This is an experimental structure of RNA (25S ribosomal RNA, nucleotides 1443 to 2360) from Saccharomyces cerevisiae, with 777 nucleotides shown. Method: cryo-EM, resolution 1.97 A. The entry became public in 2023. Rfam match: Eukaryotic large subunit ribosomal RNA.

Context: one part of a larger RNA, bound to proteins that are not shown
C1' cells in the first nucleotide's frame, strides 16, 4: 500500500443553564441547577516506589487514542529551614574481617576459634602525673531495622508552593561549666512514721546483685479518652399559606508544670463456724478473712499556671490604599450493653508458654574523702553556654509506582459523622471530594447485560446448565443415624405494619 | 416508704387497612441414597482444586556421639544440635470403629559356620642370567547357612472322594514359597456385559439392593465399615421454574448514522 475513512474510541448512574476568556468552547474558568463516591470514601495523610510531577509565570508545534484557550505538556523561574520527627546508635535472623586452617588459585571455612588479641584507673611520678613503676576489670572486629528497642516540644499564626523544622509565645533532654541559696555536720555523712513508708536535698570508690529495656492470643467486665447522642442558656443562619420555644451551626483549651487523684498491691490493729468475704465469670482467708485505720504506682482525671493576650462566633464602624479598628459573648450541665481507642484486674489456650541488645536506675559493698573566726552536698532550687551531618517539596495511584501507556490490572498501612439495621452488609445524606471516563442523532436485526411471562412444569439437556424458588426475626415443632459432641436453620407450620394503650425490669439520696 | 433522676429491652392487649406489613435493601431450597477422601488445611499463578497432596491417628527402619542421617572441592569445615531414644534421622500407611490372613522360594536388607569355595595388590616361597613366569598364602566382597512380608512382592494347577446327580468337608500331589483367609464387588476394580433376579420408570445402556469359579475384588502395596464435613461423582423424590412445548415484549449499552480520531489480521 489495499484492507480503511473500516474495526471500532460502549465497564466504573450524568449531566445541563448562564457569564467569562478566547480567533475558536460538549470539554477552561466563575456562577446556578441535577448527581455521585457514602468514613472498609471518589475524604485527610503515609510505607515502598517515583524524582520536581508541587507551585507561579508565560504558553499550546507535539502529546492528553474527541477537543482544549486546560493540564501530570511545552518554557521559565521559585520552592524543602529540626538539639527534641527520622536517619544516625542497639541488636534480631543473619552478614563479615582478624587469628588460624584449606585451596594451584579466583578465594573457602570459621565469628571466639589450638592467638602474647587491653584500655583505665593510679600509688608514685610530677629528670614529663609517664616510660621504669603499687595496684582494677575481657571468653573479642565490624555490618544488620526510616514498621523492633530508642533522651528530650507543645500551641496558635504564616507561603503561591515548607513547617511538630519558620514566626509569636511557653516547655523539655543530653553535653558541658558554674556560683549562689537551700539542705547538712559540735552526736559529722539528714530526720519523721509501730509499719506500709514520707520528703526538696540528706558522701559512697572497686566489686557484686536485681530492676527497667521486655514482649502470645483470645474472652467477658472495669475505667478513661476522643466521636456519637441530648437539655438550658449566650449568638449568627434558614423555613415561615399553615405549623414548628423550630432546622443547621459557634461555644474550644496543646506540650509543660504545681497540688490533688485509682484497681491492684502493702502496713497497723483483731482474731474470724451461725464459716465468712465477694467477681459477670468461684476464688480468697489462723501461711491472719471480714471490719477499723493507714501506706504506695499516678495509666488516668478534677482544679491551677501556661491561658485568653489564643483560637472560634457575632455586632458597630471607617474604608483612594497598606486595611484598620472598636466592643462583646466565648457559659452551665446530662445520657449509655454506643463507635473508635487506651488501659487495669482477671479468665481461657497451648507436646505453642509467645526477641535480643544498647541504654538507664537501684540496691549490697565500704575503698576514699571528709567540720568548727569553719567545713561537707552540682541525684534540693535557681542560674551560663552548645547541640553537628543527612532527609523535609509533592503524587502515592481508574494519571504521578510497576505493568511498553494518562493500562477496568497490581501495590503495605493509619484516622473514620447520621438514619435504617444485629452489623465497618446493602441503601440514603453530613464534613471533604468528584463530576472524570469523545460526543451528537436515532432506535432495524443479531447482540452484551438486566427483568417478565398465561397453560404445563425438565417432556429441554450429557447433566436442572442458566434461572427460578427459599430466605431476616419471633413463636411451635423437628426423623433415620451418630464417634452421644452432633446430625439441626433438619424436615413441616404460624406470626411481623400503623397506632392507641397495659405491664415489668433501675440509679441515688433521707 | 417517700423525694428525686434515667435508658433501652421484652410480652400482651384493643383498634385500624383493598389481608398489608423482614413491604425497597438484605436474605439458607430441602429431602432419600451410593461412589469417594475422615475433618479444617494444600497444590498444577495462566485450560485440571479433586478422590490429588497434607493431615492427627498407626506402624516399620537407623542411631548411645570414635554415632545415625545428611552437606563439602578441601579444611583444626558443616546441618540435625542452645540435641539425647518421650530424641534425631528415614519410610510406609492415613481420623474413630473392626480387622489386618497364608507365604522367606525369587529380589531386596540383615547375622552364622568357615578343617575356602571364588579370591586385589602389597608381601613370601620356587625356577631363571634377569626381565619374568609359577606357586602357596590370601581382607572385604560374593558365595553357603539363618533371619526378615505394617520389605518389594505373590496367594496357582491337577487326581481321587459323600449310597440319584452334582459338590467335594477327606486324602493325594507339582509349578517357583504359599495358593485368597476375614470381608468386599459387573464396585472410580468384570472383559464378555445393556451379566442375571428384585426394586424404581409408561417405557431406564442410568441409580438402589441382592447374585457371584471375581477376564484382573482383598486386607497399613491397607480390608470392611463410618457420624460429621465436601465449590467432589452420581440416581430419586417435593419445591421451583422460559430448561424445553414456542415463542413473545420491555429496559439500558451496542451495532447503525453524523463530527473528530483512527488501526490490525491478511493479501
Nucleotide at each position: 500500500g489495499g484492507u480503511a475513512g473500516u474495526a471500532g474510541c460502549a465497564a466504573a448512574u450524568a449531566u445541563u443553564c448562564a457569564a467569562a476568556u478566547g480567533a475558536g468552547a460538549a470539554c477552561u474558568u466563575u456562577g446556578a441547577a441535577g448527581a455521585c463516591u457514602g468514613a472498609a470514601g471518589u475524604g485527610g495523610g503515609g510505607a515502598a516506589a517515583g524524582g520536581u510531577u508541587c507551585c507561579a509565570c508565560g504558553u499550546c508545534a507535539a502529546c492528553a487514542g474527541c477537543a482544549g484557550u486546560u493540564g501530570g505538556a511545552c518554557g521559565u523561574g521559585g520552592g524543602u529551614u529540626a538539639g527534641u520527627c527520622g536517619a544516625u546508635c542497639c541488636u534480631a535472623a543473619g552478614a563479615g574481617a582478624u587469628g588460624g586452617g584449606g585451596a594451584a588459585g579466583c578465594u573457602c571455612c570459621g565469628u571466639u576459634u589450638c592467638a602474647a588479641a587491653g584500655g583505665c584507673c593510679u600509688g608514685a611520678u610530677u629528670u614529663u602525673a609517664u616510660g621504669c613503676a603499687g595496684g582494677c576489670c575481657a571468653c573479642c572486629a565490624u555490618c544488620g531495622a526510616a514498621a523492633g528497642g530508642g533522651a528530650a516540644u507543645c500551641c496558635g499564626g504564616u507561603u503561591a508552593a515548607g513547617a511538630u523544622u519558620c514566626c509569636g509565645g511557653a516547655a523539655c533532654c543530653u553535653g558541658g561549666a558554674u556560683a549562689u541559696g537551700g539542705a547538712u555536720u559540735c552526736u559529722u555523712c539528714a530526720c519523721g512514721g509501730u509499719a506500709a513508708c514520707g520528703u526538696a536535698a540528706c558522701u559512697g570508690a572497686a566489686u557484686g546483685u536485681g530492676g527497667a529495656g521486655a514482649c502470645g492470643u483470645c474472652g467477658g467486665c472495669g475505667c478513661g479518652a476522643g466521636c456519637c447522642c441530648u437539655g438550658g442558656g449566650a449568638g449568627g443562619a434558614g423555613u415561615u399559606a399553615u405549623c414548628u420555644u423550630u432546622u443547621c451551626u459557634u461555644c474550644u483549651u496543646a506540650a509543660c508544670a504545681g497540688c490533688u487523684u485509682a484497681u491492684c498491691a502493702c502496713c497497723c490493729c483483731g482474731g474470724a463456724a451461725u464459716u465468712g468475704g465477694u467477681u459477670u465469670a468461684u476464688c480468697c482467708g489462723g501461711a491472719g478473712a471480714u471490719g477499723g485505720g493507714g501506706u504506695c504506682u499516678u495509666a488516668u482525671g478534677g482544679c491551677u499556671g501556661g491561658a485568653a493576650g489564643a483560637g472560634g462566633c457575632c455586632a458597630g464602624c471607617a474604608c483612594c490604599u497598606u486595611u484598620g479598628c472598636u466592643g462583646g459573648c466565648u457559659c452551665c450541665g446530662g445520657u449509655g450493653c454506643g463507635c473508635u481507642u487506651g488501659u487495669g484486674a482477671c479468665g481461657g489456650c497451648c507436646c505453642g508458654u509467645g526477641a535480643a541488645a544498647a541504654u538507664c536506675c537501684a540496691c549490697a559493698g565500704g575503698a576514699a574523702g571528709g567540720a568548727a573566726u569553719a567545713g561537707u552536698u552540682u541525684u534540693c532550687a535557681u542560674g551560663c553556654c552548645a547541640g553537628g551531618u543527612c532527609g523535609u517539596a509533592c503524587u502515592g495511584a481508574u494519571a504521578a509506582c510497576c505493568g511498553c501507556a494518562g493500562c477496568a490490572g497490581g501495590u503495605c498501612u493509619c484516622c473514620a459523622a447520621g438514619g435504617u439495621g444485629a452489623a465497618c452488609a446493602g441503601c440514603c445524606u453530613c464534613u471533604a471530594g468528584u463530576u472524570g471516563a469523545u460526543a451528537g442523532a436515532a432506535u432495524a436485526a443479531u447482540g452484551u447485560a438486566g427483568a417478565u411471562a398465561a397453560g404445563g412444569g425438565a417432556a429441554g439437556u450429557c447433566g436442572g446448565c442458566a434461572a427460578a424458588a427459599u430466605a431476616g426475626a419471633u413463636c411451635c415443632g423437628u426423623a433415620a443415624c451418630u464417634u452421644c459432641g452432633g446430625g439441626a436453620u433438619a424436615a413441616g407450620g404460624a406470626u411481623u405494619g400503623g397506632c392507641u394503650c397495659u405491664a415489668a425490669g433501675g440509679g441515688u439520696c433521707g | 416508704c417517700g423525694a428525686u433522676c434515667a435508658a433501652c429491652u421484652u410480652a400482651g392487649a384493643a383498634c385500624u387497612g383493598g389481608u398489608a406489613c423482614g413491604g425497597a435493601c438484605a436474605a439458607g431450597g430441602g429431602g432419600a441414597a451410593u461412589c469417594u477422601g475422615a475433618c479444617u488445611g494444600u497444590c498444577u499463578a495462566a485450560u485440571u482444586a479433586a478422590a490429588a497432596c497434607a493431615u492427627a491417628g498407626c506402624a516399620u527402619u537407623g542411631c548411645g556421639a570414635u554415632g545415625g542421617u545428611c552437606a563439602g572441592a578441601a579444611a583444626g569445615u558443616g546441618a540435625u544440635g542452645u540435641u539425647g531414644a518421650c530424641g534425631c534421622a528415614a519410610u510406609g500407611u492415613g481420623a474413630u470403629u473392626u480387622c489386618u490372613g497364608c507365604c522367606c522360594a525369587g529380589u531386596g536388607c540383615u547375622c552364622u559356620g568357615a578343617a575356602u569355595g571364588u579370591c586385589a595388590a602389597a608381601g613370601u616361597g620356587a625356577a631363571g642370567a634377569a626381565a619374568u613366569u609359577c606357586a602357596a598364602c590370601c581382607a572385604a566382597g560374593c558365595g553357603c547357612g539363618g533371619g526378615u512380608a505394617a520389605a518389594c512382592g505373590g496367594c496357582g494347577g491337577g487326581a481321587g472322594u459323600a449310597a440319584c446327580u452334582a459338590u467335594g468337608a477327606c486324602u493325594c500331589u507339582c509349578u517357583u514359597a504359599a495358593g485368597g483367609u476375614a470381608g468386599c464387588c459387573a464396585a472410580a476394580u468384570g472383559c464378555c456385559u445393556c451379566g442375571u433376579c428384585a426394586u424404581c420408570u409408561a417405557a431406564u445402556u442410568a441409580g438402589u439392593g441382592a447374585c457371584g469359579c471375581g477376564c484382573a475384588u482383598g486386607a497399613a502395596u491397607g480390608g470392611a465399615u463410618u457420624a460429621a464435613c465436601g465449590a467432589g461423582a452420581u440416581u430419586c423424590c417435593c419445591a421451583c421454574u422460559g430448561u424445553c412445548c414456542c415463542u413473545a415484549u420491555c429496559u439500558a449499552c451496542u451495532a447503525u448514522c453524523u463530527a473528530g480520531c483512527g488501526a490490525a489480521a491478511c493479501c
The entry is indexed under Eukaryote, ribosome, translocation, elongation. The depositors describe the entry as "80S S. cerevisiae ribosome with ligands in hybrid-1 pre-translocation (PRE-H1) complex". The sample was in a buffer at pH 7.5. Taxonomically the source falls in Saccharomyces (Eukaryota, Fungi, Saccharomycetales, Saccharomycetaceae). Primary citation: Milicevic et al., Nature (2024), "mRNA reading frame maintenance during eukaryotic ribosome translocation". Among the 76 different proteins in the entry, which are not shown, are 60S ribosomal protein L41-A, 60S ribosomal protein L23-A and 60S ribosomal protein L8-A.